Context: one part of a larger RNA, bound to proteins that are not shown
C1' cells in the first nucleotide's frame, strides 16, 4: 500500500500515554 | 481537561554558500561527523576617548638590590614671514603699496584604550617561474675495455685449374671456388595492422598476423660524458614512470591590480556601480554619494508672489538649402529662309530673374511656448532637513520600465545620452507561474475591524446583484493590407398610389 | 402593359465575419465550464495587503518638567 | 535616571552603538566540592539576542563569584587539513 515536487509551516481529526 | 509522542487531510510553499544586472538554477563549493583553519605582531605617526600635569609636559640608555629613587642628554608646546641674509607681532612681495599673501586675537603635553596610516609574509591558503649549492648515466643516448649469441634451408662473385683460342695478349667453356651492410627462415632484435584491454592480468600489454635476422647486428660485465649542460642517423628525442632546460635542499611566506575563503549577538544610519586621470579600461587617485564628531545662518525644501535670461515644443519660409505648379521673360538652344555682314522669322524648346501659390530642415529663424534654471520676498509644515571643518569608509560592472533622443530596421530581454521610478539593497497583496510592471514600504504579538491594486459561478475569499443597451464570433480568451446583402445606431438624398423597386 | 406599398445606395459610425500553416500532447480564458459567468454605461453592495485602525509590548530620536 | 509627549524603528556594501561566551592572571592559603568537580546526557524554568539558573541519569576530582586584566576568544562552506564512517 489511489499516492505526485526542498519535505517545512499554519490550521487539525484519530490513536497511545502520563496527570 | 492539560501535558507528551504519533499526524490522516488541507491553505501556503523550489535548499545553503559564492558570484552576479539578475540565480530553484541545468552557475561556483560541499558524501556525513568530530577535532583544527583566516585582520596578528613590533616600531613610527595622525585623530578619538580617557587619567595626570598645565605656558608648560615627559624623561632615553644609564646608575639603583630596587615597578622606589636618581638621570632633562633629548623631544614636543609657548611666534611667525622669507629661497635666502634677515626681520619679527609682524614679515614677505616692490621703488613704494590705496594694497596682496602668510601670520598675530584658539594650550599644550605625557600616558593608558580605539579608529586610520607607514615599514615589515601585515587577513589566510593558491602559481606558472628565476637564482644559489649539492644529488643522479642501476632507465634510457652515446662512446670506451673485455666477454658471448646467430636451429635450418639457399643463391652462386672475384680468383684457380683444365681445354678451346691468340704473335702473345683478348676472349671462350668446363670443374672448383664460397663473395654479400644477398635471399628463405627460428632462436634473438624489433613494433606495421587489427582485435581485445582501457577502476588492465599489465601506469603501454595479451592475442592472430608482421620487418630484420653475417650485420651500419645483438647481448653480459664494467667503465667515461652532469642542466643552458650532456648525448643524439635530428624526433626537440633521450638523461631513473620527470623534460623547450632533470632531480633534491635553500633564497622562501619569490610575486599574484587574479579566484577562493573569512567563524558569537543585538540596536541607529546607509551608499555606489557617475565624473576626470591613469600602458587606464574587471586595478587606482581626488571629487560626487554613505557613517561618526563638532561649529556656524531662517540655512534649506515645498507652496504663493515679484524680478530675468532663453531659442526647445510648436509654428513658419525674409534668411540658408531643398520642393512643386502658374505667370512673366533676359538668354539660350533645335529649325525656315538668308548667308560677306547681316539677319528675318519659328520653336518638341530650355528656360534663369522677378511675381503668385504649395510643402520640408539636427547642423535654416523676420515668431515663440510648457516646464526646468538663478535671484528676491512671504506664511505654513519639516527630529538642521542647509553649509563647513574633520574620524572611518564602501563604490567607479549596473538592470529593468516610463518619457525625450543618437545609432540599429520607429529590429532585439541590443546599443550609446538625458531625466524620473523601481530592483540591487524591500519582504507582503495583485498581474496563472513571472528582480524590475500595478498597489503598497514588513519593531514584535493578536482566531478584532476598515481599505488599496485586483476582484465577486466552481476549483477560491466576496454580487448566478439592479437597471438600459450590444455580441451569437467561445468574439471574448493572438494579428495586417485588403474582402463581404454579418447585425445595432445616426445625419442626409433619389424614386414613389399621377403606381415605385423586384418578378412576368 | 400588368401587379398596389415602400424601394435604392452613398455617408458616418458600435459590435462581429474572412483574410489565419509547426513541428512532445488539449496547449493563443491558469483549469472547469460559461450565451454570460462576454462586452459598453450606471448604481449600491461585499472580499481584498506585513497599508490604515484597534488592544498589548520593545527600542532609537526629540521636546518638556523633575 | 523618572514622567509626560511627539515621532521613528526594511536594508547589501559600509559607519556609529551596546552586549554574550570561551581560555588564562589577580582578587583566592578566599569560595564550592568524595553527602559527588570538569565533562557527558535529559528535563524544568528564564531573558530582546547570544546566553543564563536549577535539576534526575552518567562521572569519580577538580571547579571557581566578583569587580578588574591579557587573548592561540566562537567556523557550514576555502577541489581547505587529519582522523572515523
Nucleotide at each position: 500500500a489511489c499516492a505526485a515536487g526542498c519535505a517545512g509551516u499554519g490550521g487539525g481529526a484519530g490513536c497511545a500515554c502520563a496527570g | 481537561c492539560u501535558g507528551u509522542g504519533u499526524g490522516a487531510c488541507u491553505g501556503c510553499g523550489u535548499a545553503c554558500c559564492u558570484u552576479u544586472u539578475g540565480u530553484a538554477u541545468a552557475a561556483u563549493g560541499g558524501g556525513u561527523c568530530a577535532g583544527c583553519g583566516a585582520c596578528u605582531u613590533a616600531u613610527a605617526u595622525u585623530c578619538u576617548g580617557u587619567a595626570g600635569c598645565a605656558a608648560g609636559g615627559u624623561u632615553a640608555a644609564c646608575c639603583g638590590a630596587a615597578u622606589a629613587g636618581g638621570g632633562g642628554a633629548g623631544c614636543c608646546g609657548a611666534a611667525g614671514g622669507g629661497a635666502a641674509a634677515c626681520c619679527g607681532a609682524g614679515u614677505c612681495u616692490u621703488a613704494a603699496c590705496u594694497g596682496g599673501g602668510c601670520g598675530u586675537u584658539a594650550a599644550g603635553u605625557u600616558g593608558c584604550a580605539g579608529g586610520g596610516u607607514a615599514u615589515a609574509g601585515a587577513c589566510c591558503c593558491g602559481a606558472a617561474a628565476c637564482c644559489c649549492g649539492g644529488u643522479g648515466a642501476u632507465c634510457u643516448a652515446g662512446c670506451c675495455a673485455u666477454g658471448g649469441g646467430c636451429a635450418g634451408g639457399u643463391u652462386g662473385a672475384a680468383g684457380g685449374u683444365u681445354g678451346g683460342g691468340u704473335a702473345a695478349c683478348a676472349c671462350u667453356a668446363a670443374c672448383u671456388g664460397g663473395a654479400g651492410g644477398a635471399c628463405c627462415g627460428a632462436a634473438c632484435c624489433g613494433a606495421c595492422u587489427a582485435a581485445u584491454g582501457u577502476u588492465g592480468a599489465a601506469a603501454a600489454a595479451u592475442u592472430a598476423g608482421c620487418g630484420g635476422a653475417u650485420g651500419a647486428c645483438u647481448u653480459g660485465u664494467g667503465g667515461c660524458u652532469g642542466g643552458g649542460g650532456g648525448u643524439g642517423a635530428a624526433a626537440g628525442g633521450c638523461c631513473a614512470a620527470u623534460c623547450a632546460a632533470a632531480c633534491c635542499g635553500g633564497g622562501a611566506g619569490a610575486u599574484a591590480g587574479c579566484u577562493g575563503g573569512u567563524u558569537c549577538u543585538c540596536c541607529c544610519c546607509g551608499a555606489a556601480a557617475g565624473c576626470u586621470a591613469u600602458u587606464u579600461a574587471g586595478g587606482u587617485a581626488g571629487c560626487g554619494c554613505c557613517u561618526c564628531g563638532u561649529g556656524a545662518a531662517u540655512u534649506c525644501a515645498u507652496c504663493u508672489c515679484c524680478g530675468g535670461g532663453g531659442g526647445u515644443a510648436g509654428a513658419g519660409c525674409a534668411c540658408u538649402g531643398u520642393u512643386u505648379c502658374g505667370g512673366c521673360a533676359a538668354g539660350g538652344g533645335g529649325g525656315u529662309c538668308a548667308u560677306c555682314c547681316c539677319g528675318a522669322c519659328u520653336u518638341a524648346c530650355c528656360a534663369a530673374c522677378c511675381c503668385g501659390a504649395u510643402g520640408c530642415a539636427a547642423a535654416c529663424u523676420g515668431c515663440g511656448a510648457a516646464u526646468a534654471c538663478c535671484g528676491g520676498a512671504g506664511a505654513a509644515u519639516g527630529u538642521u532637513a542647509u553649509c563647513a571643518c574633520g574620524g572611518g569608509a564602501g563604490a567607479c560592472a549596473c538592470a529593468c520600465g516610463g518619457c525625450g533622443g543618437g545609432u540599429g530596421c520607429u529590429a532585439a530581454c541590443g546599443u550609446c545620452c538625458g531625466u524620473c521610478g523601481u530592483g540591487a539593497a524591500g519582504a507582503g497583496g495583485g498581474a496563472a507561474a513571472c528582480a524590475a510592471c500595478c498597489c503598497a514600504g514588513a519593531c514584535c504579538g493578536c482566531c478584532a475591524g476598515c481599505u488599496a491594486a485586483g476582484g465577486u459561478c466552481c476549483c477560491a475569499a466576496a454580487g448566478u446583484c439592479a437597471u438600459g443597451g450590444u455580441u451569437a464570433a467561445g468574439u471574448g480568451g493572438g494579428a495586417a493590407a485588403c474582402g463581404a446583402u454579418g447585425u445595432g445606431g445616426g445625419a442626409a438624398g433619389g424614386c414613389c398610389c399621377a403606381g415605385a423597386c423586384a418578378g412576368c | 402593359g400588368u401587379c398596389g406599398a415602400g424601394u435604392c445606395g452613398g455617408c458616418c459610425u458600435g459590435c462581429g465575419c474572412g483574410g489565419a500553416a509547426g513541428a512532445u500532447g488539449u496547449a493563443a480564458c491558469g483549469g472547469g465550464g460559461c450565451u454570460a459567468a462576454a462586452c459598453c454605461a450606471u448604481g449600491c453592495a461585499c472580499c481584498g495587503a506585513a497599508g490604515c485602525u484597534g488592544c498589548g509590548g520593545c527600542a532609537g530620536c526629540g521636546a518638556c518638567g523633575c | 535616571g523618572c514622567g509626560u509627549u511627539g515621532u521613528u524603528g526594511g536594508g547589501u556594501a559600509g559607519g556609529g552603538g551596546a552586549g554574550c561566551g570561551u581560555u588564562c592572571u589577580g582578587u583566592a592559603a578566599g569560595c564550592c566540592u568524595g553527602u559527588g568537580a570538569a565533562g557527558g546526557u535529559g528535563u524544568g524554568c528564564u531573558g530582546u539576542g547570544a546566553g543564563g539558573c536549577a535539576u534526575g541519569c552518567u562521572g569519580g576530582a577538580g571547579g571557581u563569584a566578583u569587580c578588574a586584566g591579557a587573548a592561540g576568544u566562537g567556523c557550514g562552506a576555502a577541489u581547505g587539513c587529519u582522523g572515523a564512517c
The depositors describe the entry as "Translating 70S ribosome in the unrotated state (P and E, tRNAs)". Shown are 674 nucleotides from a PDB entry: RNA (23S rRNA, nucleotides 526 to 1263) from Escherichia coli B. It was solved by cryo-EM to 1.55 angstrom. It holds a match to the Rfam family "Bacterial large subunit ribosomal RNA". The literature on the family includes a 2001 paper in Science by Yusupov et al., "Crystal structure of the ribosome at 5.5 A resolution". The sample was in a buffer at pH 7.4.